[PDB]
Background: Entry title: Structure of the human tRNA splicing endonuclease defines substrate recognition. Shown are 77 nucleotides from a PDB entry: RNA (pre-tRNA Arg TCT 3-2) with a sequence from Homo sapiens. Rfam match: tRNA. Rfam describes the family as follows. Transfer RNA (tRNA) molecules are approximately 80 nucleotides in length. By type it is a transfer RNA. On this family, see Hou, Trends Biochem Sci 1993: "The tertiary structure of tRNA and the development of the genetic code". The 2023 paper behind the entry is "Structural basis of substrate recognition by human tRNA splicing endonuclease TSEN". The source organism's lineage runs through Eukaryota, Sarcopterygii, Catarrhini, Homininae and Homo. The entry also contains tRNA-splicing endonuclease subunit Sen34, tRNA-splicing endonuclease subunit Sen2, tRNA-splicing endonuclease subunit Sen54 and tRNA-splicing endonuclease subunit Sen15, not shown here. The reconstruction used 282,863 particles.
Context: bound to proteins that are not shown
RNA sequence: GGCUCUGUGGCGCAAUGGAUAGCGCAUUGGACUUCU
RNA sequence: AGAGAAAUUCAAAGGUUGUGGGUUCGAGUCCCACCAGAGUC
Numbered sequence: 001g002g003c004u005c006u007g008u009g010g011c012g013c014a015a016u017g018g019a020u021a022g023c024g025c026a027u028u029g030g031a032c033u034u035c036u
Numbered sequence: 037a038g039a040g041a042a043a044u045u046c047a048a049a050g051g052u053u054g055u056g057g058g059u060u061c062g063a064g065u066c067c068c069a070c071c072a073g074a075g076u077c
Stems, first nucleotide, its partner, number of pairs: 001077007010025004027048005032040003054070005
C1' cells in the first nucleotide's frame, strides 16, 4: 500500500426461490409433580 | 419459601436489516461512496 471475508429483536443465526423479516436459547405469564 | 434433567410441559413478546445515493411494477436480496473489524502478501 494492495487482496479476501463480514454488519438482521438481549445473544447465535435463517429468509436459497424478489419479498411482506422468524427459528433456538435467555426474559415474562400459566398448568402439573415434589420438598421443608 | 424452594426445586423440576424423556416428571415436566404450554403461550406470548419484540426490530432505523451499518449510513447515504441509482436501478428498480419491487431492495435484507442488485451497482457506487462512506463507517466499522478479521485474515493475508